[PDB]
Context: one part of a larger RNA, bound to proteins that are not shown
RNA sequence: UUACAAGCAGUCAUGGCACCUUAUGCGUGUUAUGGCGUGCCUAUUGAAGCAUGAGCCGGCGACUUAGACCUGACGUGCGAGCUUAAGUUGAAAAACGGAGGCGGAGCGAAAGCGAGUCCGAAUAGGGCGGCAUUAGUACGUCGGGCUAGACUCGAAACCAGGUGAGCUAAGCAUGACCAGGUUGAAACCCCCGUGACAGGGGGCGGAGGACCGAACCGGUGCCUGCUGAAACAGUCUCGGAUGAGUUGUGUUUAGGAGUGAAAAGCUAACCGAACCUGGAGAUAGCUAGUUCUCCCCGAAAUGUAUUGAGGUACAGCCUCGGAUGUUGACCAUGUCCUGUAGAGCACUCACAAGGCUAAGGGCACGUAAUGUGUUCUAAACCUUAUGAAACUCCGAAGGGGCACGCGUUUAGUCCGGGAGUGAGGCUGCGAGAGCUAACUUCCGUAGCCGAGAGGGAAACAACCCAGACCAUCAGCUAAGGUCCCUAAAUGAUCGCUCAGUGGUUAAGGAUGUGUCGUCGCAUAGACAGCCAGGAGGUUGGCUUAGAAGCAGCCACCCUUCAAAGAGUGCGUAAUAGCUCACUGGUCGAGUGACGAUGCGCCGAAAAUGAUCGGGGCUCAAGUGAUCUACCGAAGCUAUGGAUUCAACUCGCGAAGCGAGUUGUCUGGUAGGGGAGCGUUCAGUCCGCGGAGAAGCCAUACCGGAAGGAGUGGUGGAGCCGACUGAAGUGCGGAUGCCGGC
Numbered sequence: 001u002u003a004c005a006a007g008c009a010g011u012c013a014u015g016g017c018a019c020c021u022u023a024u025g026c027g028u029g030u031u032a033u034g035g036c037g038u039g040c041c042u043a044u045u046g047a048a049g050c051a052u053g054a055g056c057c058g059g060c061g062a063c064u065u066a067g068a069c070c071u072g073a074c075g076u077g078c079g080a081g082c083u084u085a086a087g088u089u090g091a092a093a094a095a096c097g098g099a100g101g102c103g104g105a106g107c108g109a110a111a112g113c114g115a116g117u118c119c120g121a122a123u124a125g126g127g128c129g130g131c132a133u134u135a136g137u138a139c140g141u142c143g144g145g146c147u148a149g150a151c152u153c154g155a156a157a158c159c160a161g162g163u164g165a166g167c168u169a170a171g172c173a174u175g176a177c178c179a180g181g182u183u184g185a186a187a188c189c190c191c192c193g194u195g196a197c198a199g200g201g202g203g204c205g206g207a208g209g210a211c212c213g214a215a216c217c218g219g220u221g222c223c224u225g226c227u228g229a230a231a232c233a234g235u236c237u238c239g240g241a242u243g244a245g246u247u248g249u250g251u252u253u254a255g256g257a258g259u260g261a262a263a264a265g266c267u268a269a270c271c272g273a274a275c276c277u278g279g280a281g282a283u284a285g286c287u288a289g290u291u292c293u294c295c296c297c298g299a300a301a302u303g304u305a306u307u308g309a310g311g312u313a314c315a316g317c318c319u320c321g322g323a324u325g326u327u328g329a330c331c332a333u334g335u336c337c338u339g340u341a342g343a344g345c346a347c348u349c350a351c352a353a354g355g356c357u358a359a360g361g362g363c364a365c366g367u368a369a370u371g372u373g374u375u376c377u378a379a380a381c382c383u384u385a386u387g388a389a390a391c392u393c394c395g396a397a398g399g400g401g402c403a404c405g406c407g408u409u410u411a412g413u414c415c416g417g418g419a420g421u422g423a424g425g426c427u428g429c430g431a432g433a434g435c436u437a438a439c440u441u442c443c444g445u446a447g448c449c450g451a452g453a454g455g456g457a458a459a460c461a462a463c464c465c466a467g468a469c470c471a472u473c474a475g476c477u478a479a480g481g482u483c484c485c486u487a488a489a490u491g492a493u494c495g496c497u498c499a500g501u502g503g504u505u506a507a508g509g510a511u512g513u514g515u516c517g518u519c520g521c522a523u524a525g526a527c528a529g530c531c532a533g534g535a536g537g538u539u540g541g542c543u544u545a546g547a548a549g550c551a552g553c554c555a556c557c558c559u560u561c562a563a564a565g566a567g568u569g570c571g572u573a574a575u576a577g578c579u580c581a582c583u584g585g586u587c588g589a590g591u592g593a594c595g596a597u598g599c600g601c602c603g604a605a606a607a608u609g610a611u612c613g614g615g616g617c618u619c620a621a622g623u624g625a626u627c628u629a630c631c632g633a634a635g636c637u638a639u640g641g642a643u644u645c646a647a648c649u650c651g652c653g654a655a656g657c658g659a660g661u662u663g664u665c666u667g668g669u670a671g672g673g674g675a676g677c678g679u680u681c682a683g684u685c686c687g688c689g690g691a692g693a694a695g696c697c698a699u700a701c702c703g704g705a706a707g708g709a710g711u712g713g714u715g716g717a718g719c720c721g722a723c724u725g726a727a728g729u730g731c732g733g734a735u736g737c738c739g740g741c
Base pairs, nucleotide, nucleotide: 010036012034013033014032015031017029018028019027040053042051055741056740057739058738059737060736065148066147067146069145070144071143072142073141074140075139076138078136081102082101087096088095106113107112118126151289152288154286158279159278160277161276162275163274167255169253170252171251172250173249175247176246177245180212181211182210188203189202190201191200192199216240217239221236223234224233257267258266292676293675294674295673296672297671306311317420318418319417320416321415322414323413324412327411329408330407331405333403334402335401336400337399342394344391348388349387350386352384353383354382355381359377360376361375362374363373364372365371424449425448426447427446428445429444430443433440454465455464456463469641470640471639472638474637475636476635480631481630482629483615484614489628491627492626493625494624495623496622502617508602509601512599514597515596516595517594518593519592521590529587532583533582535559536558537557540554541553542552569578570577646662647661648660649659650658651657652656677730679727680726681725683723685721687719688718696713697712698711701708702707
C1' cells in the first nucleotide's frame, strides 16, 4: 500500500504515511488519483504490432598491424636532408656508417634535343618554364588506398592424405537350422476290344521356386507411439514358410568408389556421390552485428553506364582547410528564344446539313457502234457550322540566358583529403498506362515523409499550421475552435431547417419551403367545386359476316348553335352504357401552368452489437454572411546561463585564456571535423597504508555530458593521482560462446 480496476514498465503534479548521518517554508522511500505518451536495435518510403532479433545476469566478443609503401594534413630539426644491412663497445646507454633513393627544368614512341623540344620542314595549337619564383625531404601521428585473414561471425563445396568392412550392400570358405499335416507326379507292376500302341484305373512309389502353419525371416495394412519404450515397434492380421533359403564366423570387393533382384535407395543413426586433418579462420556483390560523451556542418534514392540496375566507378549533392573575398541567390529594368493551353481554318488527317455539277455503278430499253430514261456514289468548289498529343498560319502565361542596379543577404567557386547515396513514398498541378480505376506505377514540378518533435483533424509518419539550446507551475498569436469531456462566449444581427440534414455516391422524380422572373384573369366577375347541355348529315368511307368515336387503314369534311372531336379514356361479340371539350348562378378579391438557386426527401439493399470521438443538440453548443473577445504550439516575446563562427575591444611576448554586442545557437540517420572522461601497463614525480588500499553495498555533493569525490559498513592488500605513450582503448541483444539460475 492493492478487490469497483483497466495498464505495456512510466514521467509530471497534488496529498497522506514512513525517516528527520549531510539544520535551513529543503528531500528521500513508498503510495493514491488525474492530465498524457502505442519498446529498443536493424532492415525499409513508411511500424509500438499479428516486420526481423535475444531467456536473464556476469565474463569473453569485431576495422589493427607489417611491407625504409603511396598520398593528404599537422608538427619538428635543417634548408637539400635523412635512412639500410651490418660490424664494434654492449649492468644500463649510444654512434660511426651517409652503398642507394627521392630533390633539383621538360617534351616525345624512341633516338635525341634541351629552359626549349616533340606534330610539321612549320612560325598556329597542346605541355613545362619565366610570371604569383612556395624550394622539400626525413621522422612522428592521423584518414584513405595497394599487397594479407586482419570490419566481425556464418553456407551447399573442392583438392590431397589418412581412417576401418564385428558399419550397408554382396561374394568366397566353412557349419548349423527349416514343428507337423495335406495334396501327392514320373519311373515300376497289374487291369480294358484288338497283335500292338495312345489313353484310363488301382497299388506302390511319393518328386515338387506346392498349400495351411510354429520358431525364424520378412515386418503390405489399421490403430497407437509422436519432449514416447525406441530420433519406430508393438496388440491384431498377413506373406515366406526344405528355399535363385535363412543365419553365425573368418575374410575379401571399400565410402566422389563399390555392391546391387539395380529404387541413385545403401555404404556405424537425412552421403545424386563419407568422415577427419591440412589447404583458407576460404570466397561472399549475402544476412545479421558493428559498444564512450558533447558540439559544428550536413545527403540522397537523381543523371549516365555496366552479362548491369538489392552492386559498383564517375558525376550532381556533403564535410574540413587554403585561396579568392563578390563571381552568388529572391527582384525590377532592357532585350532575345522556344511558342503546350487558348483558339481556328485556306494548310495536313477526318468530318455535320444543303447547293451546284460530270467519272463511275444499279435497274429499264436499244444499237454494228455510240447511246437513251431514272437513280446511287465523284476530283474540286460554295453557305452555315465542325474536331485534332502526333494540324496552328496566330500568339499570352510563365520561364530561361545575358547585361545593368538595389532592398538584401552573405554563399558560391577553384584545389587537395574523406563520404554516403547510388531499387525511394505521398499530396496538389501537368500527362501516358488503365473503363482518368486504386495511400497503382512512372516523369517534371512545389512541399512533405524519408534524419525534426509539436498543435488540430477523436484516433493516423505523408494532410493543415508550424519547423525544438537549456533552465520558466509568464504572457501573446497561427492552424483549429469556444456544452460537457482534455483548455476556451449554450456572444450579437438578418435568413434557410424541422429531416433530427449535419456522420461513404449518383443518373432519375415530387405544387416541402425561402429569395426573384413570365402567360390568359373577378365588377368580358377566374383554373379545380355542383346542375344542365354535350346535337344532328351519320351507325363517316374502307376493309370485315361484323365494326356503328374508340381492331386495323384513309380521311377528318359542314350543319345547327351559346356549345359539341369524322372523338382524349373506359366499356361491348359488335351495340348500349359511363365520361374528357364548350356555355348562367352561388359563393368567390385570389389561383393554375413553368424558369433561376440554396436546404432537405425517396433511390443510400446488409455480412460478431451500433455509432459523428462519446453522452448531446431543430428554446440549433446547425448552417450562409458579418463583427468583438477568448482558448489554444518547446511559434514568438520576456529573464539567466552556455556552445559554435566572424568583427571591433583588453591585458601577457606567444600557444593559449576569460569578460562586452549581433546573427547564430538549424533538430538530424549515413558522413566528415573538433574537444575530452575513463580501463590496463609502464616511465616518472608527489603521497597514503593495519586506528588497514583495491574491490563490493548505500550514497537527496559537484561537473556541460562522458564521471568523480567525501562518508559509513564489510573485508583484506598495496594502492590513488597528475603529465605522457602504447596497448586485443569501456556495449543489453551476430537464431552468440562459457557458468549458474
Description: Shown are 741 nucleotides from a PDB entry: RNA (23S RIBOSOMAL RNA, nucleotides 534 to 1274) from Escherichia coli. The source organism's lineage runs through Bacteria, Pseudomonadota, Enterobacterales, Enterobacteriaceae and Escherichia. An Rfam search finds the family "Bacterial large subunit ribosomal RNA" in it. Rfam links the family to the GO terms structural constituent of ribosome and ribosome. The work is reported in "X-ray Crystal Structures of the WT and a Hyper-Accurate Ribosome From Escherichia Coli" (Vila-Sanjurjo et al., Proc.Natl.Acad.Sci.USA, 2003). It comes from the structure "Crystal Structure of a Streptomycin Dependent Ribosome from E. Coli 70S Ribosome". Among the 50 different proteins in the entry, which are not shown, are 50S ribosomal protein L34, 30S ribosomal protein S9 and 30S ribosomal protein S19. Method: X-ray diffraction, resolution 8.7 A. The entry became public in 2014.